[PDB]
Context: bound to proteins that are not shown
């Protein structure tokens, strides 16, 4: 260092405790 | 730029 | 790195008496050069002695010279690298 | 006789 | 074991 326990968005494998999550692009930040 | 290995001569 | 006899082979050179060698590195040598170059300098810096001196300071105490003397290690060219 | 070189043989390694 | 030049392998200036 294909990373972020990291967001915003959007989308849909999905999963949903129905809030979201995830995950994918897509930017920003950290790395 | 420091490094490694071996030797090289003293 | 040796120690011993052996088989060839050669030297027994040299010496300033400390030693140095030559039996193939064989032209013992790439026989001509490295930058092992060539001059000029030697101011500076470096070195070194001066000196862990003078000086400062009670004390050189983890201060501290220098003039100078000696170097070439330095410098400057040339030519080559 | 001594010695140097290359091989013998034995240790070091 | 210390020095001395090399040789190689490396690795970036």
């Nucleotide at each position: 260092u294909g990373g972020c326990u990291c967001u915003g968005c959007c989308a849909a494998c999905g999963c949903u405790a129905c809030g979201g999550c995830u995950u994918g692009g897509c930017g920003g930040g950290c790395u | 730029u420091a490094g490694g290995u071996g030797g090289u001569c003293a | 790195c040796g120690g011993u006899u052996c088989u060839g082979u050669c030297c027994u050179g040299c010496u300033u008496c400390g030693g140095c060698g030559a039996a193939c590195a064989c032209g013992u040598u790439a026989c001509a050069c490295g930058g092992u170059u060539c001059g000029g300098c030697a101011a500076a810096a470096c070195g070194u002695c001066g000196a862990u001196u003078a000086c400062u300071g009670a004390a050189a105490a983890u201060g501290g010279a220098a003039a100078g003397g000696c170097g070439g290690g330095g410098c400057c060219g040339a030519c080559u690298u | 006789g001594g010695g140097g070189c290359a091989g013998g043989c034995u240790g070091g390694g | 074991a210390u020095g001395c030049c090399c040789a190689u392998c490396a690795c970036c200036u």
Molecule: Diversity-generating retroelement (DGR) RNA Sp; Diversity-generating retroelement (DGR) RNA avd; Diversity-generating retroelement (DGR) RNA TR
Organism: Bordetella phage BPP-1